[PDB]
RNA sequence: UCGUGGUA
RNA sequence: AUUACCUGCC
RNA sequence: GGCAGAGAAACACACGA
Numbered sequence: 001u002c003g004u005g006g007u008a
Numbered sequence: 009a010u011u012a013c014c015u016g017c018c
Numbered sequence: 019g020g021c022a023g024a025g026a027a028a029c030a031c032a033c034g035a
Base pairs, nucleotide, nucleotide: 001035002034003033004032005031014023015022016021017020018019
Other pairs, nucleotide, nucleotide, family: 006030cWW008028cWH009027tWH010026tWH011012cHS011025tSS012025tHS013024cWW
C1' cells in the first nucleotide's frame, strides 16, 4: 500500500 | 453503525 | 427539522498479502 472481516 | 440518498408521521 | 423505516460511502481496527 492493496484485500478480507465484523461489533459497521 | 449512521451521516449522505430514499420513504412514512408530525 | 424531529421521530420512525430503510441505508451506502468514507474512516478506524483486526487479520491476511
An RNA structure, in which 35 nucleotides are resolved. Released in 2005, the model rests on X-ray diffraction data to a resolution of 2.5 angstroms. The 2005 paper behind the entry is "Conformational heterogeneity at position U37 of an all-RNA hairpin ribozyme with implications for metal binding and the catalytic structure of the S-turn".